Context: bound to proteins that are not shown
């Protein structure tokens, strides 16, 4: 040398499990 | 049974 | 999910032009 198309990013997102399951968890009465 | 009453974040 | 969208902050202080009616953002990122 290259003029180029693309147009959110984070060390609060960036772990796990369930759906016949306290949809944040967890007790009592009848 | 099913309904009712809670507590902590 | 949290920020991010024009005063590093909700006060109302200050520069934008003649690129004069659209045209790949004439600007960014890598």
């Nucleotide at each position: 040398u290259c003029g180029a198309a693309u147009c959110g990013c984070c060390a609060c997102u960036u772990c796990u499990c369930u759906u016949a399951u306290c949809c944040g968890g967890u007790g009592g009465g009848c | 049974u099913g309904c009712c009453c809670g507590c902590c974040c | 999910g949290g920020c991010g969208c024009c005063c590093a902050g909700u006060a109302c202080c200050u520069u934008c032009a003649u690129u004069u009616u659209c045209a790949c953002a004439a600007g960014a990122u890598c």
Background
This is an experimental structure of RNA (SrRNA-6) from Trypanosoma brucei brucei, with 69 nucleotides shown. Taxonomically the source falls in Trypanosoma brucei (Eukaryota, Discoba, Trypanosomatida, Trypanosoma). The sample was in a buffer at pH 7.6. The structure was determined by cryo-electron microscopy at 2.47 angstrom resolution and released in 2023. Entry title: CRYO-EM STRUCTURE OF TRYPANOSOMA BRUCEI PROCYCLIC FORM 80S RIBOSOME : PARENTAL STRAIN. Primary citation: Rajan et al., Nat Commun (2023), "A single pseudouridine on rRNA regulates ribosome structure and function in the mammalian parasite Trypanosoma brucei".